[PDB]
Parts: sequence; structure tokens; C1' cells
RNA sequence: GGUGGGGACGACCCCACC
Repeated sequence: GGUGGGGACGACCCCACC
């Protein structure tokens, strides 16, 4: 940097794979 999932939503957070 990318990707899968969750926190009702997210610009915030958590989990996981590369």
C1' cells in the first nucleotide's frame, strides 16, 4: 500500500489475510 469482515452510518475505531 492492497484486500475480506465487524462496530446502525463515516472522514473514526477494532479484527484478519497479502
Shown are 18 nucleotides from a PDB entry: RNA with a sequence from Gloeobacter violaceus. The work is reported in "The Structure of the Guanidine-II Riboswitch" (Huang et al., Cell Chem Biol, 2017). Method: X-ray crystallography, resolution 1.72 angstrom. The entry became public in 2017. The depositors describe the entry as "The structure of the G. violaceus guanidine II riboswitch P1 stem-loop with agmatine". Ions in the entry include sodium. It is bound to agmatine (AG2). The entry is indexed under guanidine II riboswitch, stem-loop, tetra loop, dimer, RNA, agmatine.